[PDB]
């Protein structure tokens, strides 16, 4: 660093949704 569970919180939005910031914790040179 990379990916995915989950949880937190911002922003946008008429639904499905779209964009962040942050935790844990898994797999993982």
């Nucleotide at each position: 660093g990379g990916u995915g569970a989950c949880c937190u919180c911002c922003c946008g939005g008429g639904a499905g949704c779209g964009g962040g910031g942050g935790a844990c914790c898994a797999c993982u040179a």

This is an experimental structure of RNA (HELIX 6 OF HUMAN SRP RNA), with 29 nucleotides shown. The work is reported in "Crystal structure of an early protein-RNA assembly complex of the signal recognition particle" (Wild et al., Science, 2001). Keywords: SIGNAL RECOGNITION PARTICLE (SRP), PROTEIN-RNA COMPLEX, GGAG TETRALOOP, SIGNALING PROTEIN-RNA COMPLEX. Protein in the same entry: SIGNAL RECOGNITION PARTICLE 19 KDA PROTEIN. Crystallisation conditions: potassium chloride, magnesium chloride, sodium chloride, PEG 3350, isopropanol, pH 5.6, VAPOR DIFFUSION, HANGING DROP, temperature 291K. It was solved by X-ray crystallography to 1.8 A. The PDB entry is titled "Human SRP19 in complex with helix 6 of Human SRP RNA".